[PDB]
Context: bound to proteins that are not shown
């Protein structure tokens, strides 16, 4: 230097359930 | 408008492994 993995963070989406 | 769970995508962060 490149590649892969693990844990997190932030955004978006989707579906279900809940309250309002 | 919030919440909980699961999936997908994007941007990024820490570490590890391998290689150079």
């Nucleotide at each position: 230097u490149g590649a892969g993995g693990u844990a997190g963070u932030a955004g978006g989406u989707u579906g279900u359930a809940u309250a309002g | 408008u919030a919440u909980a769970c699961a999936a997908c995508c994007u941007a990024c962060u820490a570490c590890c492994u391998c290689u150079c």